[PDB]
Context: bound to proteins that are not shown
DNA sequence: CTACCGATAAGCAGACGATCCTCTCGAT
DNA sequence: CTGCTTATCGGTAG
């Protein structure tokens, strides 16, 4: 570094 | 006096669906 | 939390 997928902020 | 037709009712498809913003964690 | 697309049809003609 990218795909993707959880958390979570106004 | 049965077919041909434009026509109106009956029926399944689908492209959308806050704005940014932040961490992390599997895979590859 | 709905367009384009579908069998159902009466008015009229041959």
């Nucleotide at each position: 570094a990218u795909c993707g997928a959880g958390a979570g902020g106004a």
The RNA, together with DNA, has 52 modelled nucleotides.
Entry title: RNA Polymerase II Elongation Complex in 150 mM Mg+2 with 2'dUTP.
Crystallisation conditions: 200mM NH4OAc, 150mM Mg(OAc)2, 50mM Hepes, pH 7.0, 5% PEG6000, VAPOR DIFFUSION, HANGING DROP, temperature 298K.
The entry has 10 different proteins, among them DNA-directed RNA polymerase II subunit 9, DNA-directed RNA polymerase II 45 kDa polypeptide and DNA-directed RNA polymerases I/II/III subunit 10.